[PDB]
Context: one part of a larger RNA, bound to proteins that are not shown
Parts: sequence; C1' cells; structure tokens
RNA sequence: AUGAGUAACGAUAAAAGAAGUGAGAAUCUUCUUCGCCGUAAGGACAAGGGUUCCUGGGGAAGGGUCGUCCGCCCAGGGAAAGUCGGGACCUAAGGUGAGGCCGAACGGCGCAGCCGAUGGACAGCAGGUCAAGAUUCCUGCACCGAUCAUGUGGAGUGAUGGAGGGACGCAUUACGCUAUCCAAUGCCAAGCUAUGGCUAUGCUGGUUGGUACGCUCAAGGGCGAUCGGGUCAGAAAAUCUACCGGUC
RNA sequence: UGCCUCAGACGUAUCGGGAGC
RNA sequence: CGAAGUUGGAAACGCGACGGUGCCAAGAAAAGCUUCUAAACGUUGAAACAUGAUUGCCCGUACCGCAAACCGACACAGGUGUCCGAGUGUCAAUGCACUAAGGCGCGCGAGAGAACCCUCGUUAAGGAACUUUGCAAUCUCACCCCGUAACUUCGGAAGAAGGGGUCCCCACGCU
RNA sequence: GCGUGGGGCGCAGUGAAUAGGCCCAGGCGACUGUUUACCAAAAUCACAGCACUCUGCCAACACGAACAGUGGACGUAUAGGGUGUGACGCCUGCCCGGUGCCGGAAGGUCAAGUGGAGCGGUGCAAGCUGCGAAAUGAAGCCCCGGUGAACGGCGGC
RNA sequence: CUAAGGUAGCGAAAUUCCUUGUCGGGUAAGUUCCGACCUGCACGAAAGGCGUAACGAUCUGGGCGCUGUCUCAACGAGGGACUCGGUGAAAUU
Repeated sequence: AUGAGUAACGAUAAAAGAAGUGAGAAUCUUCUUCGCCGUAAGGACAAGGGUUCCUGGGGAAGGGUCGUCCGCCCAGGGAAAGUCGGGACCUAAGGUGAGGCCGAACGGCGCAGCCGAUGGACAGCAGGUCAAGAUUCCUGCACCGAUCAUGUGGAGUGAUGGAGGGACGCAUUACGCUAUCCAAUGCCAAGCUAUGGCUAUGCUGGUUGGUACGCUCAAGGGCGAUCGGGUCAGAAAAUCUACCGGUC
Repeated sequence: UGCCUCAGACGUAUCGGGAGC
Repeated sequence: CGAAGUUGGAAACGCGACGGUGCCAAGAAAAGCUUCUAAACGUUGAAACAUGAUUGCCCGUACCGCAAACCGACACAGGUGUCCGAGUGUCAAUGCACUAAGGCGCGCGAGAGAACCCUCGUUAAGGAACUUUGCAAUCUCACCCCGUAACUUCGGAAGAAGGGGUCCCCACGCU
Repeated sequence: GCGUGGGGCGCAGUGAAUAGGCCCAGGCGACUGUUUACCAAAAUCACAGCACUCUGCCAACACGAACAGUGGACGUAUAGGGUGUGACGCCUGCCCGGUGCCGGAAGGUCAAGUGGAGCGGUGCAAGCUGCGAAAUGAAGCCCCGGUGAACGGCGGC
Repeated sequence: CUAAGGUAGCGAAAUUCCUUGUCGGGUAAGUUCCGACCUGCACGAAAGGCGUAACGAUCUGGGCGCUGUCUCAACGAGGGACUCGGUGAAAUU
C1' cells in the first nucleotide's frame, strides 16, 4: 500500500443557558441551575514516583476530537524542627563474625561481639498565616537533656558486674468518662416576609479550644510493711534481691 | 479498712477561636 | 471589630487502666529506668534542689498517594497496607435509600428512532409441553406471633413445613 | 417505645431500597477446611481416630565438599520418623508356595589377604626372575523356620 | 492342579459385557431413577466391607410453588448498529 474513510474514540453518574477571553471555542474561565458519589467516587498517612507543587508565559508534538486548557513545553519561586519519623540508644528472625571448627581451589560453619524495625525507649500544646511550607516559620504560654554561675546543701558518689523492672495470649465483661452526635418556646446574631396561611412560640445560622490556680464533685486504678537467721543461692561483694522464720 | 492517683467534670482567671456586620 | 456560650438525651475499638472473670493451644529480647557494692576519687569547694544564663548536630518534610502522578507498554473498568469517615429513616449496623461537608458528570460530539446485538420493564390463555439438564429467569424475602415430620450420635434436623401481623389517628395501661 | 381497645384511608401499609423458594428419595465423602494463578472445586488432598514397623540418644531419619556444623530437639519411647487407612457403630475371613522382611547359621558356594608345594626361562656359578596351586580367608546367596492393617493371591465345564 | 481357593456383609453397583436383564414402584407413556431378585463377563473386608445423624456453590431421580424455558411471540425502554462534523486502526492480500 489493501482492508477504509471502515471498527473504534475505554463504563448508560445526564447536562442546559447566559457572560467572558481569543485569529479561532460543544470542550478554557465565570455565573446560575440541573444529575452522581457520600464507610466515597470525601479526608490523613505508609510504600512507591520525582518537581508532577505555586506564579508568569506557550501551543509543535503528547491529550483517543477540539483546545485559548492540561499531570504536556519554557522560565522564576516554593520545601525551615532540641520536642513529629529515622540516626548520634536498644534488641528479634536474619545477616555478619578476631580467635575457633571444616573443606581440590573460590569457599562452607561458628561463641562472644556487631549489624538489623516490622517491635522497645524518649521532652510541646493552642492558634495565625506565602500564590506555593507548618506539632518546623510568627504569636501566646510550656517541657527536655547538657555546661556554667549565684545560693541552700555543706558530704558520698555509687560501675562493661549482681537484683528488681521493663516483660507482653485469646474470648468475654462491671463501673465512670470524653471525643462526638441529637432535641428544644435556653441563649445570641441577621433580616425577611408575599404565593392560600403564618407576623413568631416562624425561618436561617452560631451555640467553646489550650493553659494556670481550686480547704470544690468524682467512678476507677496501684500498694502491704519493716527487724532478724542462715551459708549452701545471685563470681566475690552488698546496706539491693531470693528463702525462711518475728512482727501493725 | 488505711495511703496515693487523677481520667473526666465544675469554678475563677487568661490566651485563643467564634456567626457575622 | 466581634455576640452567645443553657438545659435535657445518646455514645465509642479512645481514656481511667497493667480493672474483673473464664479458658488452653500457655502467649519475645535488650537498653533506658530503680536499687547494691567491687575499683577509684574524696571526706572545709559533695549527691541533690532553687533561680539565671548559655546550648540544642545529621537526615526526611513541596505535590500525587484506592490513583491520571505508585504496579499494570496507555491520562488502562484490574491491583495497592493503615487511620478518620456526619445526618434522616430502618430491632442493630461500616447494611439499604436519600442526603452534609467535600469531590465529581468518567477529554468526541450532534441527530435518527430500521434489521440485528447487549442490559432491562410488562405481558392474554396455558404452566416445564422447553431442554442434555427448570440452564436461565421468576417465585420466596426483613422483624413480631402462633405452629412445626420421618430420623437422630439427644446437640440436631429447624428459618422444617405451614398460617397470621406490619400503616395513620384517638383514648387507656406500662419503662 | 411497646401493648389493650376504638376509629380512618388506599388495589396495596418491612407501601420505595436492602433481606431464604420449599419438600421426598438415592450415590460419594463423615464433618469445618485444601486444590489444578489462566477450561476441572470435585467423589481429589488433608483431617480427628486407628494400625504396622523403625528408633537407647553423639537416636532412627533428613541437608551436607566435612571426623565441620545443623535439623530432629534445648525433644527421649505417654517421644520422634516412615507407611497405609480415614469421625462414629458392628466388625476386619482363607492362602507363607513365590517376592519382601525378622530370626536361625548343620551343610554347599564365595574376594582381597595369609600360604607358596610344584612348572619354567636366564646365567659357568652365586643369585636374580615369569607364573603358580592344595589348606585357610568375611559379609552375601543357596538352604530351614516364622511373618498379611508385608508386596500379593482368593481358579479352567 | 498351584498355597489356597471367598468367613460376614453388599450385589445389574461410580464395578454388569450380554442389557432397555426380570418383576414391582412412580408416569398417560420411564433405556433414567427407587425397591426386590440374583445367572457377581469382572464386589468383598484398613489399595478396608456394610451402616450411619449432621454437613455439601457435590452428583442422580421425583414432587409442590412460580414463572417468556416453552406453544409463540408482542409491545416498551435504554446502550450499539444508521446519518453528519472531528480523530482513525486490524488481521488478511
């Protein structure tokens, strides 16, 4: 090239009018309606992606049509942490692993130790707001570690070691509460009303967050506590644990 | 029984927010 | 610039908390943390507390994030872990319908109303005669009440089967 | 928010949406569950329960270049491995000849090794040298018993 | 002859060739299905034999109900198919 201006143009959740911009408009912007989701087809994160974000421009190609538009193209900006997540802390499976055990070579195992978050530990909450960042910036008011200084104190600190503790299942369920949601002739604010009526007891909307101080009310929840004996227990120690006996 | 604890509520204060003009 | 901030009801898997009870299949480790001495250092410049000051490193943070930006060669009807997810009605509910806030109408359109094709509505008389087969599609459907067989491992069969109720007003009793 | 009564309207009152058709009788498998990602979801697989057998602890068995190290298992015969059946009930018969397996182990056979009597080369010789028996040598197999929820078999006028 | 030759239980079977075996049940009519029978080509006891309540998107036969499954199709709806403007493929040859 033929098939051929053919099949399709990717969910049967519809769309309509006005107004605007422009060389150009069913498709871009605005207004007013309509229809569709609403444990979603709304919102906040993790993986993953990597400027896709905002602003100003553009219109080749990309967009299943168009295109003045776009997650496309060009340029300029945007990304703020003692307290959020990770590291400077810890360990699990697993991976490593001086010494050590093996093996034609390369290599295979392996105690301690080390790495390894999907777990443990750990100090901030309320707001404001760039076109585009927010426990990060700003305002208000806190908390945490470290160094130093003044003062009280005017003496014991108290380890790569010991103990406690961190330290954990599944189902069901009593009490109290907040988030949060509802009613109303509670409060507050605003105006109107017609269509036939209501004159507001109608309609609409809002109806508290953090912190500090209470001889305030309050369910629930935690806890026994020392003197002493034993060596044979925790390597020895021990005024801390464990055992045992006395005790309110 | 006895001590501690405040979830949370209430009050006072204060910093905010708040429909809207 | 700035009003009100009431009374009554509901209510979490969240909080008080590491509560209580029952069970068998018996539910990590380490540091931080609390407590002891060993060594050492002192025991007239302690531990600790009070105020003030100073100090506060490194990395991530924009946007998409049940999807047009991740995985599917695509601006693909697929797939992707967690959290929040309002209201009215309906025993309950994350169900169903309609809706808030919010977000969208799915990046070809306009007409025509032929055959055929797909997803649907109703169907006279008949009722499985269809067919391999009642395949498909009806029927039935939720809650309350009455009533339920053989057979049985005495639990069950069982929502057996069947029959009835279901709305609105008023009065009366009770939560 | 129920109940008792009385009244009211509609063809109709879970007034729309979500929300079982039912019964009789068999086969198979008891049961929940699991499978062929992409033509098979089942009568397949597993399953509780049962049985045989193995295994004394550096266990049997399995991964492994390995006197390494592990898993079994920080388990120890009321445990672990292997096989087959497949809840529960009544039960699981005959045949050990063949094959497998456990014992026996009088006899036969059987390897390396020990043994080396004898046969040859080649040297003048000393010596060196090629073979090489009988007897004795294991496990195993032949041989003999047992064994079936061991492989199996339960017949042709 | 071979080591013996089928104990219970089941049997035309998820096994049965002949086979639509024969009788009976259900049907107007039943190669299917249920029950007997047994002549078991070619059951049979942990490659388990017969049973079993409950279970099952299992398989098989029947019944009730109700139906466009059918007699035998009709009318209606929406999305394509048709027409116009925009973009515009494929297998094949």